Shown are 1441 nucleotides from a PDB entry: RNA (18S rRNA) from Giardia intestinalis assemblage A. The 2024 paper behind the entry is "The Giardia lamblia ribosome structure reveals divergence in several biological pathways and the mode of emetine function". Bound small molecules: emetine (YAT). Among the 32 different proteins in the entry, which are not shown, are Ribosomal protein S16, Ribosomal protein S24 and Ribosomal protein S9. It was solved by electron microscopy to 2.94 A. Rfam match: Eukaryotic small subunit ribosomal RNA. The family is grouped with related families in Rfam's "SSU clan". Rfam links the family to the GO terms structural constituent of ribosome and ribosome. For this family Rfam cites "The comparative RNA web (CRW) site: an online database of comparative sequence and structure information for ribosomal, intron, and other RNAs" (Cannone et al., BMC Bioinformatics, 2002).
[PDB]
Context: bound to proteins that are not shown
RNA sequence: CAUCCGGUCGAUCCUGCCGGAGCGCGACGCUCUCCCCAAGGACGAAGCCAUGCAUGCCCGCUCACC
RNA sequence: GGACGCGGCGGACGGCUCAGGACAACGGUUGCACCCCCCGCGGCGGUCC
RNA sequence: UAGCCGGACACCGCUGGCAACCCGGCGCCAAGACGUGCGCGCAAGGGCGGGCGCCC
RNA sequence: GGGCGAGCAGCGUGACGCAGCGACGGCCCGCCCGGGCUUCCGGGGCAUCACCCGGUCGGCGCGGUCGCGGCGCGCCGAGGGCCCGACGCCUGGCGGAGAAUCAGGGUUCGACUCCGGAGAGCGGGCCUGCGAGACGGCCCGCACAUCCAAGGACGGCAGCAGGCGCGGAACUUGCCCAAUGCGCGGCGCGCGAGGCAGCGACGGGGAGCGCGCGAGCGAGGCGGGCCCACAGCCCCCGCCGCGGAGCCGAGGGCAAG
RNA sequence: CUGGUGCCAGCAGCCGCGGUAAUUCCAGCUCGGCGAGCGUCGCGCGGCGCUGCUGCAGUUGAAACGCCCGUAGUUGGCCCCCCGCCGCCACGAGGAAACGGGAGCGCUCCAGGCAGGCCCGUUGGACCCGCCGCGUGGGACCGCGCAGCGGGCGCGGCGCGCCGCGGCAGCCCCGAGGAGAGCGGGCGGGGGCACCGGUACCGGCCGGGGACGGGUGAAACAGGAUGAUCCCGCCGAGACCGCCGGCCGCGCAGGCGCCUGCCAAGACCGCCUCUGUCAAUCAAGGGCGAAGGCCGGGGGCUAGAAGGCGAUCAGACACCACCGUAUUCCCGGCCGUAAACGGUGCCGCCCCGCGGCCGGCGCGCGCGUCCCGCCGGCCGCCCAGGGAAACCGGGAGGCUCCGGGCUCUGGGGGGAGUAUGGCCGCAAGGCUGAAACUUGAAGGCAUUGACGGAGGGGUACCACCAGACGUGGAGUCUGCGGCUCAAUCUGACCCAACGCGCGCACCUCACCAGGCCCGGACGCGCGGAGGACCGACAGCCGGGCGCGCUUUCGCGAUCGCGCGGGCGGUGGUGCAUGGCCGCUCCCAGCCCGUGGCGCGAGCCGUCUGCUCCAUUGCGACAACGAGCGAGACCCCGGCCGCGGGCGCCGCGGGACGGCCCGCGCGAGCGGGAGGACGGCGGGGCGAUAGCAGGUCUGUGAUGCCCUCAGACGCCCUGGGCCGCACGCGCGCUACACUGGCGGGGCCAGCCGGCGCCCGCGAGGACGCGCGGAGCCCCCGCCGUGGCCGGGACCGCGGGCUGGAACGCCCCCGCGCACCAGGAAUGUCUUGUAGGCGCCCGCCCCCACCGCGCGCCGGACGCGUCCCUGCCCCUUGUACACACCGCCCGUCGCUCCUACCGACUGGGCGCGGCGGCGAGCGCCCCGGACGCGCGAAGGGCCGCGAGCCCCCGCGCCUGGAGGAAGGAGAAGUCGUAACAAGGUAUCCGUAGGUGAACCUGCGGAUGGAUCCCU
Repeated sequence: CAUCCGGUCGAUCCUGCCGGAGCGCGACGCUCUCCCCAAGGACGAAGCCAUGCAUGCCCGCUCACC
Repeated sequence: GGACGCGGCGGACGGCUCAGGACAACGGUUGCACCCCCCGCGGCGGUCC
Repeated sequence: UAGCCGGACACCGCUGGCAACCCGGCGCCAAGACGUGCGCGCAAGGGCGGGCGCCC
Repeated sequence: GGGCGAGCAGCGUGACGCAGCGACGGCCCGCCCGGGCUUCCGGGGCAUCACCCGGUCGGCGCGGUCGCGGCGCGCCGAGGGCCCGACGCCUGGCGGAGAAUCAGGGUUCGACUCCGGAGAGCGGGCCUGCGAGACGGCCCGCACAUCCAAGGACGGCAGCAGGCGCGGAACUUGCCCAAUGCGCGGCGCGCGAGGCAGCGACGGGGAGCGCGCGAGCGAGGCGGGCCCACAGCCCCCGCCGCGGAGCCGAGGGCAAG
Repeated sequence: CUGGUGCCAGCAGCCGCGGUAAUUCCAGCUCGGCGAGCGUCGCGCGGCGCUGCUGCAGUUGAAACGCCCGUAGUUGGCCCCCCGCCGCCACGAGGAAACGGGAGCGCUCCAGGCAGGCCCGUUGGACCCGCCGCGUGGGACCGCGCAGCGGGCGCGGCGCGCCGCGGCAGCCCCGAGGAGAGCGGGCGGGGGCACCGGUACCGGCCGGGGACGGGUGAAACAGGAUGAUCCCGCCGAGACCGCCGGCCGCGCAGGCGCCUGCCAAGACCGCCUCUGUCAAUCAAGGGCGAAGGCCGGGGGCUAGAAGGCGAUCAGACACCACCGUAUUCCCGGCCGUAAACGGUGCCGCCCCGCGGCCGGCGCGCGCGUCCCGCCGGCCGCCCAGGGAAACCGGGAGGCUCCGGGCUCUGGGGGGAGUAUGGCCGCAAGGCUGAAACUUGAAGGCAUUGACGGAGGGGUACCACCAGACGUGGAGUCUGCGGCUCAAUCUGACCCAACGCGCGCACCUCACCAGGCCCGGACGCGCGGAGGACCGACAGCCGGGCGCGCUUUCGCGAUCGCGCGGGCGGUGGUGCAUGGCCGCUCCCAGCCCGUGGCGCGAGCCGUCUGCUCCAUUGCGACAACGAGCGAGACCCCGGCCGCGGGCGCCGCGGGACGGCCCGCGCGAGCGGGAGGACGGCGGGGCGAUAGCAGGUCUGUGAUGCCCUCAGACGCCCUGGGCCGCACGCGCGCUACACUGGCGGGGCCAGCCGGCGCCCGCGAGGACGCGCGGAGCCCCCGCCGUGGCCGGGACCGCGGGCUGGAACGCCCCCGCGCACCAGGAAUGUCUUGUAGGCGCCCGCCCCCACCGCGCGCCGGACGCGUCCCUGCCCCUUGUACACACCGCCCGUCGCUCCUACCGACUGGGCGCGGCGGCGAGCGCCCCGGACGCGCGAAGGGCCGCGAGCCCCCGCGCCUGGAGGAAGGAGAAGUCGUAACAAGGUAUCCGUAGGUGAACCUGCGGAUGGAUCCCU
């Protein structure tokens, strides 16, 4: 942290739209020296699931093996 | 004595997702003189034949 | 019986079924488990028990 | 006054009934957290949806419930809502605390960190228990799926990793309870909660590819510390010391033949 | 900044680039922005005052309902000093943080975190921020408060009551330039009913009279001796309401005009009449509503959709003419639209000045239907102000300095007021009302030009009137397109190409078939005099040449080869250019400084009057003052003078709308004179701006291309430019007696040369300086016969130019077309047309061409804007490539999007009625040597899955055929609109037609009219 610019005509002023210029969220593409922080199968498939793990502890009751 | 088992506590918290649901859920503001409640804390604690 | 009650199951031993998962029968034993229960009347529920216009 | 704004609690007395505690003593009361319902206000769009409801609206009585209540049943009456938009239909609809944008007034979004709700393939039912209509609990139907020595048996990742399909679009089948907490419990165990590490140009912040006419410092490598549950990483100490810029554009808007 | 490509390949969010410099593509160089990040795609916010609460627009750009009543809804004048209630403001309580804000603290800074220091507030983490509810206060503003009070009985208070009225001022703002009601007065094409007059159109009838009449731009269909048209009189029916009649009036709008009478109504004014907020605006709802149209009844004269017929046209189913049905008129009832317009919603306030008209009331006087006012209405001009402007100003003002109240509508153009639903209607149709898809502009007001089958003023033989002479008719010269050829070289195509780019046997000369030469400058490398390059006899081949060939003599560095680089070229582009011409233009027009009006493009100056061939002048004016062009000027001619003089040539004068008469303010117009000549006598020069006009083939004018040693350079020999079934442009010769032939006579000007002798002539040999015609006039022949008119074509012969005849002259013979020329068209006003000939140019020879010179010599008119052009003013425009413009629709082709549609279509989901009914549970039955309370199993009810049947809703989807829209291209048929667009345009409604469209009734000006007792 109160901004506009190009386009209808032989030239001119308007209405009026088309386009540009900024920020953010994602995807695609090129590229990438060092450090810190940090999201991460949600986007009309709550579709389907091999494999492994995700909830145990102990006071009472011992002729158990030692 | 460690096994194992009976018994007790816990597993109704936590974690995942947003299908469903448009005077509902939810947010703020009341009430139960229409209610229930484990652990825990403090009390109380007399039980017919 | 109130110096203390009663009967069982689990684990375990013997005997076994089924591919697996699953269990069967017999047998001695424990409880802060289950059942019964020693004791000064005590749970739920039910009837009756206030006024005289109102309030203090 | 036991107590309130509020005739609410407690007690006595006449009858019923013997529930709970008691073989190492807890029935009961209060508080606390939590839950259930409930008052008032707010709570999407379409009128090429204008009329809608018939336990629907109210009353009496019983039942059931922790409990009030058309919550359910019987009887009675007729009502209730609507342009201050009912009813119906649609939504690629979870809500809020909040996020993006930027004079002021506002527009759009709000899967996801905290709170609250709902679900565990679809639809229903139930036991245990203070507490679940629970699904890493049981029973049935349907749709799928698995083993079978064919008689039988068995399952529910929208938990952490991993795989298929789909799509424009999305990571390791790693280590540990040392920290924060929870459960049980006396000198402790467990926890894919959670923490640590790995991939990671979603993205944010800080330095640098030279200064100078000679010196100096980076990244990088080899070792020692610190840190760490074990290891990295940062940071500190010693010996050697890889200095690497792309992507867009050059008529105007719009800076550059 | 170079190199490529050449509307291809490609770029480009938009405008646009690319068809030989591409500042835009592809590459190199260079440069810029951000930077370990940069770019592309989609979404949201902003941009956007293009969704407008703050804060849009609504006359003409998109958009005020056709009008009135009216419920919900929204909004409502002024007044009471304090009480109660609602909103409102302030404060406060209560209720999570995180996020956000914010106090303090050097994680090395920072994004962050709540830390941290020693000798710490008790070290610190302060405080604010998720409220439509709760409490206190204020009480201006905004809205509601009808029902007496006070004391005694009366108990502490409050009620229900009983008592003095004996205590009270006991108990009504005012009467809105708000509304409604009332009385009085006039006012009015306001409405409805009955009644009634008048011509005129039409039809019929009595009579008269005798030939056409109707209608048009002009005509032709219909009428007439059965008496029409015309005159008069009577009769019938149905419409209509004239001149007065209007910047008059009435009505809610649509709309309203004969006499008489009746019924009800309304606004305005006047008032010390009444009431007391009763009001404004409005979804829903109700009523009225032009013309056309519909249903059912009546009536039937005019006009007149449809239809028929005659013209016009290429066509004309249209415009013009004639006939004619529905309709137009009345009653009852539907429909519910219009440019239903002031293209401007209703209520309310303020507001410059001048004027007109209508109604009512009052004042004044000198008493007039006078003048001074008030209210209400209908109009005109206009200062401020406003606006994009036109314009408004009784607002379209008081508004970016942007807030009085209510309602409706709009958000780029098409698709489209379409599809699909719903409501209304007998129907025609009305109200409501999308999407896909497509597109970059569509529109408004104004300016300058161009154009107009617009108006008004002027002008000219490249226009006309009156006339003259011609062309287009034939033969022929020449140029132009086509055919042919080896070539028949090329430019130019309405005016504004076609005897014009100044005479083509060689050259000129470009094109065709063939051959010599390098005349390759100048630099670097190499080679070379122990010999670079250049010439030649014989004899052939060859058109020819030492061009080539079988051989051997010469000459001498003037250089050879390669690499760069030149020269040259009638080679291309005139759409890359210069210069020169042509045309606009046989025009009269064009601009500057200062100032003024407009935001501005632009305007005034620079003229809507009178004159002039002329923007030539007079006289005025927000203009004043200048300039170019025009004229002036230069050459020629005509009359006079001076001078000079081989030859008629040098310098001057003279004429100026000057004199007289008429007019006119004036500029200037008409007539008569005198005069050589009388009112621009013939020529030259030639404005601003411009054309894609012609010329690269005129040049040592040229940019970029192409050719450059088998040459497009230059030189030689031949051929061709001229060839000929055909179309047309400028000219020449004739068609005869107003003549042809023979003889004779005679005069010009630009200017200019002759003798003698040969020869029929044309021409020729010699030798010197000197010099001019046709027509016409006189005398003769011919005698209307394609003849002695005319002289093309052909057959013998003689000469000239030249290196060379295919070229040009002369002589004898032969003797073509042609009888004054169709549709069409050109030029001209006194020494002019026409007729007659003579010189120069180009040129070896040659003129039917071109530039000029003279001789003979008039007919008509002394005007106009009718045709054709041009200038000026005004006006309209959809044109700006400027009417050879722009532009509409059907039909035909390709592609894309969406719709209707027989199939009791198909599929996927959601939800409900009925039927069976898994599993579980209440209660009951039952009773396993299970054993005393209990299993299996069963019955009835309750919760409730799954399947079957039917119904409804939502989303997709096939389909023969039918029909719409859009895009693409350079298709076919016509011209509807823009100018008076050739019939003014448009709106609504109805009918008709291949298409645009036409016609009938009523309406508007956005018209081509702001203007007439």
The PDB entry is titled "40S subunit of the Giardia lamblia 80S ribosome". The reconstruction used 289,618 particles.